[PDB]
Context: bound to proteins that are not shown
């Protein structure tokens, strides 16, 4: 001893501090969860086009 | 400053799969 956080506010009756919030604060800036859509770049493939290189043979 | 056959790499373009970043919406939160 992290990944597997942290800070704030709620207590007579509402001892359910059995609750909430946070771009408030870090995660190198918009709650998570789930599912779509898209822009950009990247990897892998193919086709066409051009450019350069390498090889083989008379 | 010779022809003719193999090859490969780069760039552009269309397409397929995948990723990473980012944008948009929907759904919902015992």
């Nucleotide at each position: 001893g992290a990944c597997c956080a942290c800070c704030c506010c709620a207590a007579a009756a509402a001892u359910g501090a059995a609750g909430g919030g946070g771009a408030c604060u870090a995660a190198a800036a918009c709650a998570c969860a789930a599912a779509u859509c898209u822009a950009u770049c990247u990897g892998a493939a193919u086709a066409a086009a051009c450019u350069c290189u390498u090889c083989u043979u008379c | 400053g010779g022809a003719a056959g193999a090859a490969g790499a780069g760039u552009u373009u269309a397409u397929u799969c995948a990723g990473a970043u980012a944008g948009a919406u929907u759904u919902g939160u015992c």